[PDB]
Formats: sequence, C1' cells, structure tokens
RNA sequence: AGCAGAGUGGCGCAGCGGAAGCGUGCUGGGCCCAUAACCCAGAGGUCGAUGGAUCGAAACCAUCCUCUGCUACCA
Repeated sequence: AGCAGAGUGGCGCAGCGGAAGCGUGCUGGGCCCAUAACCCAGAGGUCGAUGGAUCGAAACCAUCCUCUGCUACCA
C1' cells in the first nucleotide's frame, strides 16, 4: 500500500428496517429448616462514533480510532 471483515447487560453470541435478549455476573423474594438450580422478579446496553438517505435505525451508507487475516515491498 490492496482486498475482505468486525467493535453489543462487563461477557459467547443471535437478526435487518426499532419489540433491544438468552446461560452467565448484581439484587429481592417462593419451596424446605433446607444449605441446591429450576423457580419468578427487577436494575445494568449513550451497541465507539462524525454527518447522508428515508415515515422512521447497533443495525443501511462515506470517513476517523480499536483491531483481525492474507497479500505487496527500488527514495
């Protein structure tokens, strides 16, 4: 330098035109006087962003910073 990507309760991820979650991590309560996890419940996501489109966007699009894999190398 070229291509192809990605950043998400703190995490492993899941969809594109909005209804934001699951096993985990915080918390409160059932059940037994058992020391359970299932069981229900709440909080916790500016989804890294600048603007553009559209009746509306982590999610779509152009650039930055945080990297990845491979490729390339006459001051």